[PDB]
RNA sequence: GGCACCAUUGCACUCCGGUGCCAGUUGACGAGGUGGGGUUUAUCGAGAUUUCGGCGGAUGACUCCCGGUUGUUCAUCACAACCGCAAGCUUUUACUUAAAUCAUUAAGGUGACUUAGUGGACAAAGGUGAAAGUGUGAUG
RNA sequence: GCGCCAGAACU
Numbered sequence: 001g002g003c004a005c006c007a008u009u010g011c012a013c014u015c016c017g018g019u020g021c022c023a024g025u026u027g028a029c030g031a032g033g034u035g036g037g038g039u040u041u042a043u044c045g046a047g048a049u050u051u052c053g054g055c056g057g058a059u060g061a062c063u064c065c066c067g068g069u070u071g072u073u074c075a076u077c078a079c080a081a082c083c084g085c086a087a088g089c090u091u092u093u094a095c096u097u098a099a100a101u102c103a104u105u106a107a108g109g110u111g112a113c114u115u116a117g118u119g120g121a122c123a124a125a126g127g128u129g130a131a132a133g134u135g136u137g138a139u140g
Numbered sequence: 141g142c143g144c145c146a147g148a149a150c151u
Stems, first nucleotide, its partner, number of pairs: 001022006023151004029045003035065006052147001053145004066084006076138003093129004102119007
């Protein structure tokens, strides 16, 4: 919101009686992310009556692996962090279209709501560009 | 933050 049952014969100009049954509607806003297995409560902010709750997925995390990279010249090993076409880490900035919420306007719906526009903006993590200081040992 | 909808809430 319908539908049914009950109550109701009133004088309104903003939505306002109970009770059952049956529907409908909402239900994550972007940013970022995939070497193999195992385990698992799967990153980051924005917003906030449900971004609740339930199911499914999932590029996360941890751990054991395979293969690399860095450890300020070289190589063989162990050791630490790191990458997975990238790669030590603490530490500063800037850049990487944020979108929605908010405010409105139209269309649809009886309504909850739905769709599309417009306005104003506002992040964090990761990643990258550049600026500062340091990385393990034993060796042929 | 991706999909669904036997709860819940709303009509």